[PDB]
C1' cells in the first nucleotide's frame, strides 16, 4: 500500500467542531546612554491519540488475496508590486531578525537537461504567518548636567565693591535647553604764569 467477503442492519473508521496529552532557534538591528523594576499590556497554532455530536459515516466494527515495495521524495504557508512585460520580501503585521509544522495541491510525466523529484510545466488555495530580540514608562551610575547653603583665597580691576569666572564646598539629582553673558557702581579737596630805551673801531 491494492481487490474475494459472512459480518457487526448492507457500511465508514471522521478533512469538521467540542473537552484532555506534547512540536513550531537564540542572538542582532531598536529599545532607558547602561544596570533591566514592567522586556508591562494583551494573549497566541497546528499535528497525531480518546469520547460526544454529527460536516463523516449506520456507533460499535469484521474477512480473503494482491503489493520487497506504490515508499515516494522534492517542494508549498510564496508574498507583495506593475498596464502588460515582468519585477519581486530569509515573515513583519512598534522597530527589527530569524521558524515557519497542517491541509491539500504541483514536480512524479513533458519541453531544456546526461540524469532528475532540478528549470518549465513550477503548483491552489492555505490554518498560525508563530519564535526571538525591543519595557512609549519607575529607582540605581547620573546620559542632558545640572542644581545648591556657602567658605571663600583667588581671578579680574587703576583701585574698591557686587557680579561674573576659578576655587575649596553643606547638600540635592534626574530622564537629553542641547544653554550665554557685554557688568555695573564707587573715588578723586584746592595744580604750576614776568619784560623792559645801545644803531657793541
Nucleotide at each position: 500500500a491494492a481487490a474475494a467477503a459472512u459480518g457487526u442492519g448492507a457500511u465508514c473508521u471522521u478533512g469538521c467542531u467540542u473537552g484532555u496529552a506534547a512540536a513550531u532557534a537564540c542572538a542582532a538591528u531598536u529599545u532607558u546612554g547602561a544596570g533591566a523594576g514592567g522586556u508591562u499590556a494583551a494573549u497566541a497554532a497546528a499535528u497525531u491519540a480518546c469520547a460526544a455530536g454529527u460536516a463523516g459515516u449506520g456507533c460499535u466494527a469484521u474477512u480473503u488475496u494482491u503489493g520487497u515495495a506504490u515508499u515516494u521524495a522534492g517542494g508549498u504557508u510564496a508574498g507583495c508590486u506593475a498596464u502588460u512585460u515582468a519585477g519581486c520580501u530569509u515573515u513583519a503585521c512598534g522597530u527589527u531578525c530569524c521558524a515557519g509544522g497542517a491541509u491539500g495541491c504541483c514536480u512524479a510525466g513533458u519541453g531544456g537537461c546526461a540524469g532528475c523529484c532540478c528549470c518549465a510545466c513550477a503548483a491552489u488555495a492555505u490554518c498560525c504567518a508563530g519564535g526571538a530580540a525591543g519595557c512609549c514608562c519607575u529607582c540605581u551610575c547620573u546620559g542632558c548636567g545640572g542644581u545648591u547653603a556657602u567658605u571663600c583665597a583667588g581671578a579680574u580691576u587703576a583701585g574698591g565693591u557686587a557680579g561674573u569666572c576659578g576655587a575649596a564646598a553643606a547638600a540635592c539629582c534626574u530622564a537629553a535647553g542641547a544653554a550665554a553673558u557685554u557688568u555695573a557702581c564707587c573715588u578723586u579737596a584746592a595744580g604750576g604764569c614776568u619784560u623792559c630805551c645801545u644803531c657793541g673801531a